[PDB]
RNA sequence: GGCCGAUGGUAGUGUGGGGUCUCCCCAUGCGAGAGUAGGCC
Numbered sequence: 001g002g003c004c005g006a007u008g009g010u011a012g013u014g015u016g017g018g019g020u021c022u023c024c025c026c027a028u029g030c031g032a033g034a035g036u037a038g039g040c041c
Stems, first nucleotide, its partner, number of pairs: 001041004012030007
């Protein structure tokens, strides 16, 4: 490089909390695939 394609994470969407305020923010979850590694040529 060719394809396979984990783990982790990224997207994706949710949820919770915050917060003076028919309004605003944060934070957290869930969480793909594709690639990375690695598998083989």